[PDB]
Context: bound to proteins that are not shown
RNA sequence: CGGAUCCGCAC
RNA sequence: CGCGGAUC
Numbered sequence: 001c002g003g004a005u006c007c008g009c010a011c
Numbered sequence: 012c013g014c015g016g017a018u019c
Stems, first nucleotide, its partner, number of pairs: 003019007
């Protein structure tokens, strides 16, 4: 692929 | 902003 959060990446 | 990963 139904969903929401969190961390990494380029900005 | 958007993508990827993880979470239940």
Primary citation: Xiong and Steitz, Nature (2004), "Mechanism of transfer RNA maturation by CCA-adding enzyme without using an oligonucleotide template". Solved structure of RNA, 19 nucleotides shown. Crystals were grown from: pH 7.0, VAPOR DIFFUSION, HANGING DROP, temperature 295K. It was solved by X-ray crystallography to 3.2 A. The entry also models magnesium ions.